[PDB]
Context: one part of a larger RNA, bound to proteins that are not shown
């Protein structure tokens, strides 16, 4: 993929059943009883970002000569 | 044509051993 | 030798065997 | 004209470090430019 | 015709420069903490510190030693001998020498008319055992003689009162090897600094470094 068959959505067309345990199914306010919840101004615990200090680690001329060990 | 081992420097001290000296 | 700073405190040749 | 080094050879090194002398270290103060002899004398030499 | 405070191309003679380590060796004096569970003898200890005085070393040094009747044969470290002998407020402790082995050098030598206030005696001192120098005074002998033992005897052994001796040691700088040795025993500095002073006396190589203390801020969570 020079194309066709294959999942669900979006809606839509056309059927479809109900008088739908709705004086609360969804979701919406007030007003009375009652029971409740929800702080971070700071802390603390871990943990990172940033210092801060120098432990710890490596090295003590890295030039050059000799020996062993290499690519062409 | 390189690269690393192991010794050497005019550039540390201690101990021990052998030489050379009295700077 | 060390120290102080200063009119700074410094060289220069010889030998014989080595192309 | 020649570098092998090493081997003898020299120059110059100011003050101070108790004792040429003194001080309060790197000062100080004693005429090794200190002095008999020579070449000639400015300026003068009890003619 | 000479003799000049600015002087003389000159020439010969006459006053000078203490830079003087240390360690090492010898000698004079010499503690006190200390240990005896306390202290005074004893110890520490002839050490620590002071003082003079040498050298490349210094001291010793070739038997008046040792032993024991057989023998060695000079000095100076080390190992046995041997923590025995010996000694001790018989306490805390202290402690040889023969001989037999390493190290070492040619190790044997002469300079001295061969040793006198000296040997020895008394007295105070004297290396913890083991002695040889010293302060005071008295004092010999000649190898037909003297030292040496607590004393006599025997008997061994050696000649004080004159000397010199390489080496194996000590301490220091150097080269060369080896480090189950140091980067806090790894170069700096006797410096900064402290004290009036005598004198004390630091950090400090390079490069890395999500080691912790420690400090802000975020982020989960609880309050």
């Nucleotide at each position: 993929g020079u194309a066709g068959a294959a999942u669900a959505a979006u809606a839509g067309a056309u059927u479809u059943g109900a008088a739908a345990u709705a004086u609360u199914u969804a979701u919406u306010a007030u007003a009375u009883a009652g029971a409740u919840u929800u702080a971070a101004a700071g802390a603390g615990a871990u943990a990172a970002u940033c210092a801060u200090g120098g432990a710890g680690u490596a090295u003590a001329a890295u030039a050059a000569u000799u020996a062993a060990a290499u690519u062409u | 044509a390189a690269u690393u081992u192991a010794a050497u420097a005019u550039a540390a001290c201690u101990a021990u051993u052998a030489a050379u000296a009295g700077a | 030798a060390g120290g102080u700073u200063a009119c700074u405190a410094a060289u220069a040749a010889a030998u014989u065997a080595a192309u | 004209a020649a570098u092998u080094a090493a081997u003898u050879u020299u120059a110059a090194a100011a003050c101070c470090u108790a004792a040429a002398g003194g001080u309060a270290a790197a000062c100080c103060u004693u005429u090794a430019u200190a002095u008999u002899a020579a070449u000639a004398a400015u300026g003068u030499u009890a003619u | 015709g000479a003799a000049u405070a600015a002087u003389u191309a000159u020439u010969a003679a006459u006053a000078a420069u203490a830079a003087u380590a240390a360690a090492c060796u010898a000698a004079g004096u010499g503690a006190a903490c200390u240990g005896a569970a306390a202290c005074a003898u004893c110890u520490a200890a002839g050490u620590a510190a002071c003082u003079u005085a040498a050298g490349g070393a210094u001291a010793a040094g070739a038997a008046a030693u040792c032993a024991a009747c057989a023998g060695a044969g000079a000095u100076a470290u080390u190992a046995u001998g041997a923590g025995u002998a010996u000694u001790g407020g018989u306490g805390a402790g202290a402690g040889a020498a023969a001989a037999u082995a390493a190290u070492a050098a040619a190790g044997g030598u002469c300079u001295a008319a061969u040793a006198a206030g000296u040997a020895u005696u008394a007295u105070g001192u004297g290396a913890a055992a083991a002695a040889a120098a010293u302060g005071u005074a008295a004092g010999a002998a000649a190898a037909u003689a003297g030292g040496a033992u607590a004393a006599c005897a025997a008997a061994u052994u050696c000649u004080a009162a004159g000397a010199c001796u390489a080496a194996a040691u000590a301490c220091u700088a150097u080269u060369a090897a080896u480090a189950a040795g140091u980067a806090u025993a790894g170069u700096a500095a006797g410096u900064a600094c402290c004290g009036u002073a005598a004198g004390g006396g630091a950090a400090a190589g390079u490069a890395u470094g999500a080691a912790a203390a420690u400090g802000a801020u975020u982020a989960u969570u609880u309050u």